The depositors describe the entry as "Crystal Structure of Coxsackievirus B3 (CVB3) Cloverleaf RNA with tRNA scaffold". This is an experimental structure of RNA (tRNA scaffold,CVB3 Cloverleaf RNA) from Homo sapiens, with 136 nucleotides shown. The structure was determined by X-ray crystallography at 2.92 angstroms resolution and released in 2023. Rfam match: Enterovirus 5' cloverleaf cis-acting replication element. Rfam describes the family as follows. This family represents a cis-regulatory element found at the 5' end of Enterovirus genomes. The element has a cloverleaf like secondary structure and is known to be a multifunctional cis-acting replication element (CRE), required for the initiation of negative strand RNA synthesis. On this family, see Barton et al., EMBO J 2001: "5' cloverleaf in poliovirus RNA is a cis-acting replication element required for negative-strand synthesis". Crystallisation conditions: 100 mM Bis-Tris, pH 6.5, 48% polypropylene glycol (PPG)-P400. The organism belongs to Homo, within Eukaryota. The work is reported in "Structural basis for cloverleaf RNA-initiated viral genome replication" (Gottipati et al., Nucleic Acids Res., 2023).
[PDB]
RNA sequence: GCCCGGAUAGCUCAGUCGGUAGAGCAGCGGUAAAACAGCCUGU
RNA sequence: ACAGGGCCCAUUGGGCGCUAGCACUCUGGUAUCACGGUACCUUUGUGCGCCUGUUUUACCGCGGGUCCAGGGUUCAAGUCCCUGUUCGGGCGC
Numbered sequence: 001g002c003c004c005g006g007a008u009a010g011c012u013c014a015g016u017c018g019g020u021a022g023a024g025c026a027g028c029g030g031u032a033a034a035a036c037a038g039c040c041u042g043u
Numbered sequence: 044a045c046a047g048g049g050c051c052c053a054u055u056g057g058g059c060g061c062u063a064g065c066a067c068u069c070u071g072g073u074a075u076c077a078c079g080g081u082a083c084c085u086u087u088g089u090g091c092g093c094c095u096g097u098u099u100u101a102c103c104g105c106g107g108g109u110c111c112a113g114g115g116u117u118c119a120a121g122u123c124c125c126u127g128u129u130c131g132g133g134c135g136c
Stems, first nucleotide, its partner, number of pairs: 001134007010025004019118001027105012039048005049059004060093002064091004071084005111127005
C1' cells in the first nucleotide's frame, strides 16, 4: 500500500439479498415448591 | 462477634414467631368409673399446619436499542450503494 470480514440491548451474538429487531446471560417485579433459620433494644 | 431486657416453665436450671391452630406425650389438677382407666382446662416437649426471612430452582411479565458515523437509492434500510472511523486477520515493507 492492497484485499476479505464484521461493529446492534449492559455482555456474547442472532435478525430469510429489504417489510414494526430479538434469544440467552443478565436486571427488575410477581407466582410458586425444596432446604435452612426464628422473641425485642443495642455496639 | 459480643451485652441488657419481654416472656414461658415442671428450675435457680432449662426453653422462645403462633394475634392460628390440630394430633400425641408429660406436668399439675378438675369430674367421672365393670377401680382397669378416659373426658375437660392448663402445661413440657414431639410432629403437622400457619407467619416471616434467606437461598436455590422453575416459570410469568417491564424498563433496557442513535443497529459505528454522514449521505444516497428505495412506498418501504441495521439488512442495498459510497465514503470515513475502529477491531480482526492475509499478501508485501